RNA sequence: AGAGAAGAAAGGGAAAUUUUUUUUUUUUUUUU
RNA sequence: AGAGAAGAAAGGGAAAUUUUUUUUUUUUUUUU
Numbered sequence: 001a002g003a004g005a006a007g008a009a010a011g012g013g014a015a016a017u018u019u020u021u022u023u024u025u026u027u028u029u030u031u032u
Numbered sequence: 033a034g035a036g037a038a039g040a041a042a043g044g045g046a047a048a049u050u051u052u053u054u055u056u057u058u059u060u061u062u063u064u
Base pairs, nucleotide, nucleotide: 001064002063003062004061005060006059007058008057009056010055011054012053013052014051015050016049017048018047019046020045021044022043023042024041025040026039027038028037029036030035031034032033
C1' cells in the first nucleotide's frame, strides 16, 4: 500500500408489526 | 332526509420496533 472476514456505530432501500390520526365502505344505535 | 356515537373492514398521513440488504465511519484479525 492492496485483498478478504469479523465486531461496533450511523445513513439509504425492501418487508412485517405496533401506536395514533384521517378518509372511505358497511352495520348497529340515539335523536330530529 | 338530516345530525351525532359505536362495531367491523380497506386506503392515506405520522411515529416506534423487528427482519433483511446496501453505503459510510471506526476497530480487530487473516493474507500479500
Solved structure of RNA with a sequence from Trypanosoma brucei, 64 nucleotides shown. Crystals were grown from: Lithium sulfate, magnesium chloride, cacodylate. Entry title: Atomic resolution crystal structure of double-stranded RNA 32 base pairs long determined from random starting phases angles in the presence of pseudo translational symmetry using the direct methods program SIR2014. Primary citation: Mooers, Acta Crystallogr D Struct Biol (2016), "Direct-methods structure determination of a trypanosome RNA-editing substrate fragment with translational pseudosymmetry". Method: X-ray crystallography, resolution 1.05 A. The entry became public in 2016. Lineage of the source: Eukaryota > Discoba > Euglenozoa > Kinetoplastea > Trypanozoon.